[PDB]
RNA sequence: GAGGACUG
DNA sequence: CAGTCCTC
Numbered sequence: 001g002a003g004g005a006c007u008g
Numbered sequence: 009c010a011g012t013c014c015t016c
Stems, first nucleotide, its partner, number of pairs: 001016008
Other pairs, nucleotide, nucleotide, family: none
């Protein structure tokens, strides 16, 4: 900084 | 909203 996912 | 996993 561009994309996707999990937890609190 | 904050922390962690994964890839570009």